[PDB]
Context: bound to proteins that are not shown
């Protein structure tokens, strides 16, 4: 300096 | 959106397989759109 | 949905 995902019971459009 | 779950109260005639009432309605915090 | 910076992580 540029990429990511990010579900407080889980799964989830 | 919505399904399965959670909490409270019904003493429940076999479908409580429920009902009444809490918690869940910005995906970590905000902000334009 | 769309990209802003912060926040946990984690490629050079």
């Nucleotide at each position: 300096g540029a990429a990511a995902u990010a579900u407080g019971u889980c799964u989830g459009a | 959106a919505a399904g399965a779950g959670u909490u409270a109260c019904u003493u429940u005639g076999a479908u409580a397989g429920a009902g009444u009432a809490a918690a869940u309605a910005a995906u970590a915090g905000g902000a334009g759109c | 949905c769309c990209c802003c910076c912060u926040u946990a992580u984690u490629u050079c």
Mitochondrial Precursor tRNA-Ile(5,4) with a sequence from Homo sapiens: 58 nucleotides with solved positions. The work is reported in "Structural basis for human mitochondrial tRNA maturation" (Meynier et al., Nat Commun, 2024). It was solved together with 3-hydroxyacyl-CoA dehydrogenase type-2 and tRNA methyltransferase 10 homolog C. The sample was in a buffer at pH 8. Entry title: Structure of human mitochondrial MRPP1-MRPP2 in complex with mitochondrial pre-tRNA-Ile.